[PDB]
Context: one part of a larger RNA, bound to proteins that are not shown
RNA sequence: CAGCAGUAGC
RNA sequence: GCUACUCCGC
RNA sequence: CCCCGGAGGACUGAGGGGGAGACGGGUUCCGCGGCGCCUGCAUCUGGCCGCGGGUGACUCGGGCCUAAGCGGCGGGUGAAGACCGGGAAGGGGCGUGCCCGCCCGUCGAACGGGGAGCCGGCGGAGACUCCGGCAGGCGCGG
RNA sequence: GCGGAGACGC
RNA sequence: GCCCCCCGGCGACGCGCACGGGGACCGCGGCGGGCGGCGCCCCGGCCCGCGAACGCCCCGCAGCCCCCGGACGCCUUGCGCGGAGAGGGGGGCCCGGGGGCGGA
RNA sequence: CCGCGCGUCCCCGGCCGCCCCUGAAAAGCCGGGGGGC
RNA sequence: CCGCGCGCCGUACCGACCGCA
RNA sequence: CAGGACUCCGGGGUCAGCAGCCUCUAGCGCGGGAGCGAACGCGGCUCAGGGAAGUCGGCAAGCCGGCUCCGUAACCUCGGGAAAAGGAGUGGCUCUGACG
RNA sequence: GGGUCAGAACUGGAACGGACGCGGGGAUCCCGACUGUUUACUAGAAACACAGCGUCGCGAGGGCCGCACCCGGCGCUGGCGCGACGUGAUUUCUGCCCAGUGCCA
RNA sequence: GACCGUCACCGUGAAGCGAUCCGCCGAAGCCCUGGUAAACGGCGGGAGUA
RNA sequence: AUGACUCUCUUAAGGUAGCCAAAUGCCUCGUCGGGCAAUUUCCGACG
RNA sequence: GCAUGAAUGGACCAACGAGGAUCCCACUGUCCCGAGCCGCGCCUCCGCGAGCCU
Numbered sequence: 001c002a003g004c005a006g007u008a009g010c
Numbered sequence: 011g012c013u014a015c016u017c018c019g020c
Numbered sequence: 021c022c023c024c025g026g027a028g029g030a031c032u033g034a035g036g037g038g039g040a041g042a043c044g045g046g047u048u049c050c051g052c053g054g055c056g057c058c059u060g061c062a063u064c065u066g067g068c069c070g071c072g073g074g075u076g077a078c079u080c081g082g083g084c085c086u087a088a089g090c091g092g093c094g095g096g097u098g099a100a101g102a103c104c105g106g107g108a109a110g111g112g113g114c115g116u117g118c119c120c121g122c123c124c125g126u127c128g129a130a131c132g133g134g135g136a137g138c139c140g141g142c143g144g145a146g147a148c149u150c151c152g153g154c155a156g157g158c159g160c161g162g
Numbered sequence: 163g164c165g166g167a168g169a170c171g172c
Numbered sequence: 173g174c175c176c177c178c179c180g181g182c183g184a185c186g187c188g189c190a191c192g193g194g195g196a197c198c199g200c201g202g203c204g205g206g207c208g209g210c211g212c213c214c215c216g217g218c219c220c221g222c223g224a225a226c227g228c229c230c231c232g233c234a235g236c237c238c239c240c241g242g243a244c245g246c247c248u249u250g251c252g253c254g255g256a257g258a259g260g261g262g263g264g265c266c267c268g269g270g271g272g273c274g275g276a
Numbered sequence: 277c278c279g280c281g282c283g284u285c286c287c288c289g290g291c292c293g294c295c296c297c298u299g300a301a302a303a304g305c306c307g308g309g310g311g312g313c
Numbered sequence: 314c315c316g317c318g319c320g321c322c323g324u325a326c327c328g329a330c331c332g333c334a
Numbered sequence: 335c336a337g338g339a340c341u342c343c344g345g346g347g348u349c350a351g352c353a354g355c356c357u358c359u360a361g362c363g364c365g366g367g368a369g370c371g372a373a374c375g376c377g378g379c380u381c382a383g384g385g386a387a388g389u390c391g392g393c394a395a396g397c398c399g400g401c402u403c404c405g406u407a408a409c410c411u412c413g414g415g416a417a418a419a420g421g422a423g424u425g426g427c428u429c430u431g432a433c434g
Numbered sequence: 435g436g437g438u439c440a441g442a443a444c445u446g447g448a449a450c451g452g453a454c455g456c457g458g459g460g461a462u463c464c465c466g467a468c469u470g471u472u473u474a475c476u477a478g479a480a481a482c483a484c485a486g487c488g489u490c491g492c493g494a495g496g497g498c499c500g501c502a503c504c505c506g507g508c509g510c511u512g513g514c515g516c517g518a519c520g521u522g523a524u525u526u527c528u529g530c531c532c533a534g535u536g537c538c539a
Numbered sequence: 540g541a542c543c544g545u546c547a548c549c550g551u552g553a554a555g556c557g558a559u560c561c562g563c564c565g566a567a568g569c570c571c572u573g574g575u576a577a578a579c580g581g582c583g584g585g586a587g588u589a
Numbered sequence: 590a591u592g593a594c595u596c597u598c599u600u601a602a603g604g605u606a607g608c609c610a611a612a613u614g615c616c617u618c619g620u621c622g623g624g625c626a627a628u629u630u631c632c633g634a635c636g
Numbered sequence: 637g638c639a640u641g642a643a644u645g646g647a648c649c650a651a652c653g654a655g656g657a658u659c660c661c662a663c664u665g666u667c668c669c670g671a672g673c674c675g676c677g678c679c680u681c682c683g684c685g686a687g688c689c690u
Base pairs, nucleotide, nucleotide: 002690003689009684010683015028016027017026018025019024031361032360038343039342041340044327045326049073050072051071052070053069054068058066078156079155080323081322082321084133085132089127090125091124095104096103097102106122111120112119113118114117137154138153139152140151141150157319158318159317160316161315162314163172164171165170173313174312175311176310177309178308179307180306181305182304186294187293188292191289192288193287194286195285196284197283198281199280200279201278202277203221204220205219206218207217226274227273228272229271230270231269235265236264237263238262239261240260245253246252295299330338331337345357346356347355348354366682367681368680369679374677375676376675377674378673379672380671383668384667387666392663400424401423402422403421404420409414411523425445426444428442429441430440431439432438433437446450458661459660460659461658462657463656464655465653466652470482471481486521487520488519489518490517491516492515497508498507499506500505525647526646527645529582530581531580534579535578536575537574538573539572540571544569545568550563551562552561554559583598584597585596586595587594607640608637619635620634621633622632623631
């Protein structure tokens, strides 16, 4: 430091 | 998990 | 505004989401101000941030006593560090000089023992502690 | 240093 | 009023089903003061009516003790007690308590 | 201000029951006997 | 009976404590 | 941080009650809201007829339950078994009797 | 003054511990007698303990154990005691073998 | 319960220049004699025959 | 059909009283009875 | 009796057990054979916003 991802979750 | 807030000041 | 006020509707349900202590924490307490951080949403809220403040005792507790324990003791032992221990000419009153005497710790309990406190009031934050009133205990002086 | 017959009182 | 030697006391103590007494709490009425609602009833609902430590006097069941005297009784829910002196009559001591006057 | 109650909690009282279990210590304070004051 | 005295230390608040909160 | 963390004080109604349920006094957070009312899941409810055929196995669920009266077997260390098993009643209102 | 307990009449969908609270029952077999204890975080039992029963050692100059040394525990004790082991309430029982290994005089 | 064999150092005899070699002596233990199973443990085969 | 009886080899002694296909039986779902429409499970027997 | 057995304790046992087993009554969505309903997730929106793995 990326996809995942404006996702799982409150 | 622990029942629940609403109207007006505003 | 999830903050404050009024009105309504509910909950915790005296073994309380109430009122207070011990331990641990250490300023988180109070007033005024604020939103950069935090308050997994927001905030004008706040145990967050800035600036000032704040806990008063003869009678409450600690200090004293001893519990279970722990340390110390002429010495004893071990290469020592240190560990183990009564068999030691072990201290007091007074007032000269007499008289009595076998040998430890003002360590160990903020729940045990332990002389003695109640009411009313006042403050933003302290109260059996302040102020007013009424008592009690232990001492010392004419 | 006192009371009471005494348990006791002052 | 003390001081020493010895003998003692207080401090000073387990558990338990009951039974009894005090305190606080809690209720039901009366009376005084104040509220709320009210279509009908309602003297029927709600809130407030407070007294410390300490000092003096009295009063305190059970329990332990004294005097008389000498016995088929006294007594608890339960028991228990008596010639090693009951019952009856009269007294003493303790009792974290209560009352009256103060505090007020 | 004035009465009358059942019950609850706390402390206290006198008994009774239990144990191959019997339920701290000391400081401090006081009384008695003997003797000296 | 009447006067005098009583030294030292704790005392705010919190289940704000431990579990990396 | 839904864990762990000693002790005080303890009202009313129902009731055997420090149980459950409702409540006076006191106190009021719990990483936020709105809309929709699909599958599926998690915590619940009811189901005709049958009644363990299900399943390793009645797992899970359901039946029973307070109080009063009646009535209670084998066996036994004679203490028990025992609430054995099984039955019947229970509200409201108006009255009556017993206990100081 | 204080509630309890007992009884009767009337009445309601053929209802009444109306919520809440609150055992399902019985016939047997195996194991362990029973109450108790345990693998904190996959095992609560038939495992451990237990009262009871039996064997063993020791009379203090002793016995079992601790301990580098000095010195210690049981013991503030004395055979109805202390220490080492096995079996495991009650009832009814507990037979033969000392060749091997062990212990003893 | 007895000291038969075995089994240390020490001690002691003989030899030796001496170091040393060889003998004797002989504690406990084992060996021997017994006891003991609520010590550990162990607790049968073949052939016929009414 | 069994074997109260006998001969023999052999041990330190040769398993007594009891109990059982047992939470201990390989063979084995042992054999027979109970129960069921039907039972490798269950109970009672046998050894 | 592969391979039972006597404090390696044998046999039996009332009471007791969150102990292992078989059966009956009662009871039931266990099942024949599934159906409908409630709340909260899920879903859509405003605010906030990660892990595992490659």